[PDB]
Context: bound to proteins that are not shown
């Protein structure tokens, strides 16, 4: 944090593609 | 390390459904 799902902004760890 | 997208976690602010 009422339960569930999600969005915007931020940070960290990481994955993938490319340099 | 960078660009892009994402996954996990987090901070702030929200949306929807639920008599």
């Nucleotide at each position: 944090g009422g339960u569930a799902a999600c969005u915007g902004u931020u940070a960290c760890a990481g994955u993938u593609a490319c340099c």